[PDB]
Context: one part of a larger RNA, bound to proteins that are not shown
RNA sequence: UGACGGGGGCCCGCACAAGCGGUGGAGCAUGUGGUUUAAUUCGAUGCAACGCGAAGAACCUUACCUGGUCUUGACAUCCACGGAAGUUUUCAGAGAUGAGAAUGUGCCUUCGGGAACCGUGAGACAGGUGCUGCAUGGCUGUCGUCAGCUCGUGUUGUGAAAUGUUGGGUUAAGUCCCGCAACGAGCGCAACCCUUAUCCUUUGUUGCCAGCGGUCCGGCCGGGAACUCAAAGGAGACUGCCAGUGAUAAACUGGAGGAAGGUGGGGAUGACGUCAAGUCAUCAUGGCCCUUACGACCAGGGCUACACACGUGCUACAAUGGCGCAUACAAAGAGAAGCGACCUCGCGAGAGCAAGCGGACCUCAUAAAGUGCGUCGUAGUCCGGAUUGGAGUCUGCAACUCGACUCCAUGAAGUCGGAAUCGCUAGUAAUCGUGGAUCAGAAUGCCACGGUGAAUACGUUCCCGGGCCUUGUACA
Numbered sequence: 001u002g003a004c005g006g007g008g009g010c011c012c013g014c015a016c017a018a019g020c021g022g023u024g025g026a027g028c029a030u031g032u033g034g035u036u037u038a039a040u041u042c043g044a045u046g047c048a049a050c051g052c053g054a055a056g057a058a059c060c061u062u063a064c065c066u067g068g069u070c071u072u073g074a075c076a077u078c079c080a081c082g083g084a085a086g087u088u089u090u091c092a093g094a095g096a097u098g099a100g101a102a103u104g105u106g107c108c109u110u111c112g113g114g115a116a117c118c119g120u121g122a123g124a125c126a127g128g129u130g131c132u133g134c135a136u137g138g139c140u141g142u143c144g145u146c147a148g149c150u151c152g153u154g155u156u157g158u159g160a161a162a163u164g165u166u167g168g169g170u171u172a173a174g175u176c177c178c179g180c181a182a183c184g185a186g187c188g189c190a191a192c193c194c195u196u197a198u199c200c201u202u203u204g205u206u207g208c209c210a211g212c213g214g215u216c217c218g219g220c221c222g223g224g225a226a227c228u229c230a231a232a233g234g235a236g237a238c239u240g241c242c243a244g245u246g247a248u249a250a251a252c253u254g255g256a257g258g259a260a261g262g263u264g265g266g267g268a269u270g271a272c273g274u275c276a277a278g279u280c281a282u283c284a285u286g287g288c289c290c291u292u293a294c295g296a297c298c299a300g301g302g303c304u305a306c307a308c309a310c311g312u313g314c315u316a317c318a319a320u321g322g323c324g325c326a327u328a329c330a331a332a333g334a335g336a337a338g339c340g341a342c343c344u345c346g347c348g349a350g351a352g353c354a355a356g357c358g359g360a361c362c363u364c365a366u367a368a369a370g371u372g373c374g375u376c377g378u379a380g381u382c383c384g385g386a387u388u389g390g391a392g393u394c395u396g397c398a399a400c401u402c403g404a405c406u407c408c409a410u411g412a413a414g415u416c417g418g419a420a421u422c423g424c425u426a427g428u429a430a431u432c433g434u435g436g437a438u439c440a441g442a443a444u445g446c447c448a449c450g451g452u453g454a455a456u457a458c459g460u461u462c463c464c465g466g467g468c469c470u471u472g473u474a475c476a
Base pairs, nucleotide, nucleotide: 001476002475003473004472005471007470008469009468010467011466012465013464015460016459019424020423021422022421023420026315027314028313029312030311031310032309033308034306035305042053043052064301065300066299067298068297069296070295073125077124078123082118086103087102088101090099127290128289130288131287132286136284137283138279139278140277141275143273148187149186150185151184152183153182154163155162156161167178168177169176193267194266195265196264198235199234200233201232202231203230204229208224209223213221238261241255242254243253245251317417321376322375323374324373326371327370333364335362338357339356343352344351345350383414388409391406392405393404394403430452431451432450433449435447436446
Other pairs, nucleotide, nucleotide, family: 003472tWW014018cWW015463cWS016462cWS017425tWH017458tHS018456cSS019455cSS024419tHS025316cWW025414cSS026413cSS029051tWS032310cWW036040tWW038065cSS039301tSS041281tWS044049cSS055446tWS057060cHS057061cWS057303tWS058396tWS058440tWH062302tWS062303cWW068095tWS071293tWH072123tHS072124tWH073074cHS075126cWS076125tWS081120cWS083084cSS083117cWS084105tHS086102cWW095298cSS126291tHS132280tHS133137cWH133283tWH135280tWH135285tWS138282tHS142274cWW144270tSS144272cWH147188tSS148174cHS148271tSS151165cHH152164tHS154181tWS164183cHS166179cWW168247tWS170175cWW171173tHS173189cSS174188tWS204205cHS204207tWS204225tWS205207tHS205360cWH207225cWW207228cWS208227cWS209219tHS210224tWS212222cWW216218cWS229360cWS237258tWS240262cWH244252cWW246250tHS247249cHS255256cHS257261tWH258260tHS261262cHS280285tWS293295tHS317380cWS317414tSS318381tWH325372cWW328369tWH329368tWH332365cWW334363cWW336358tHS340355tHS346348tHS347407cWS348406cSS349392tSS359362tHS367433cSS369451tWS380381cHS384411tWS384413tHS385411cWS385412tWS386411tHS387410cWW388410cWW389408cWW390407cWW395399tWH396398tHS399403tHS399441tWS403441tSS425456tWW426455tHH427428cHS427453tWS428454tWH429453tHS434448cWW437445cWW438443tWW439441tHS439442tHS443445cHS460462cHS
């Protein structure tokens, strides 16, 4: 000077409390560990790894194993050099490449060739997702959006250093005021950016429909620029005006107003540094290692295995529910090798013929929970949907390993879960749908959107993480 203390004092946050829903029990989904195998490719592995890299493993991807294979090579440049590319074709092999038939010759020359693109031979060399994140760059995690971490000049101290940064109040805040051998300044604490909320003007189609003619009773269609909505520019909120407390300070409490009140609500924004934190497999890179193989091409197999162990989810155990039938209500999105109306078949996923739109025009598109009516009346059930049998459809050279979906038959466990543990303070939790990115296909995952919509917070003693002050220290 720090760090720590089962030392003191002060403050804070779903930290406890007060409540509402989960997990752990069940069946599947997914990731890991371990085992197994010819291979189950390599990473991530307390908070801060485990629906993580992977925003999507049939082939491909693919890095892994077994076979079939190649040697200056799949991808580069080079000169001495076979032909100018290419579009066409049979046969043998799992394929990789082992052998033959038609065409062609562009830009310019006292032409010893070419600036292109197809095969070989030689060499400099190409190649490596091989190794070291404990040699590194760039990027990230986290403490932590916690309020801090410094420095110049000056002063005090023989010196490490100290002051500034402390004190009084106050704030979300090193926030601000006042005091004070300090005076100033920088990085961070806020303000500037985005989003939501009220108005206002300009601008009205593919948007709209108020008053206005008529109808196929449906804003479609005269027309109209009101209203919604769209998106450009201005408006507004600053403790500013009001009393009151306090040090005439800073501030705080209650309020007249107002769509919004004191950080209005959400986001982005992550100081100095810590963990030799993560990644050499996005990429780049010092070093070392490989060179008829640690490089390259191919087919099948594996990454999907299962006595088993843990993490994150979806669906359930029913009446606040299941089924049937009628019926109301959204927001945000994508779309050309794309989405794909209606009509026509099909028990259905789909198929056929085929309009419409590069899109406020068209389609994806039907919101569901809800409400009206009706039934089933506490049983492993008209609950639950796993699991297997026979049929299918589709995308795709190709669905055995190893895809999704349909129809029908089968109809497990499960009756609310020991200890333990998690999320959440308001349009939150809970609930119910919906879109999107990766993508030929393949979401219970990830990201985004609206509908419905609570309970509760006396308190800070306590159990967790932190900020300032002080004190002890045999800790560094």
An RNA structure (stapled 16S-23S rRNA,stapled 16S-23S rRNA,stapled 16S-23S rRNA,stapled 16S-23S rRNA, nucleotides 921 to 1396) from Escherichia coli, in which 476 nucleotides are resolved. The depositors describe the entry as "E. coli 70S d2d8 stapled ribosome". Rfam match: Bacterial small subunit ribosomal RNA. Its Rfam clan is "SSU clan". The literature on the family includes a 2001 paper in Science by Yusupov et al., "Crystal structure of the ribosome at 5.5 A resolution". Rfam links the family to the GO terms structural constituent of ribosome and ribosome. The entry is indexed under staple, RIBOSOME. Primary citation: Schmied et al., Nature (2018), "Controlling orthogonal ribosome subunit interactions enables evolution of new function". The entry has 51 different proteins, among them 50S ribosomal protein L19, 50S ribosomal protein L16 and 50S ribosomal protein L17. Ions in the entry include magnesium and zinc. The sample was in a buffer at pH 7.4. The structure was determined by electron microscopy at 2.96 angstrom resolution and released in 2018.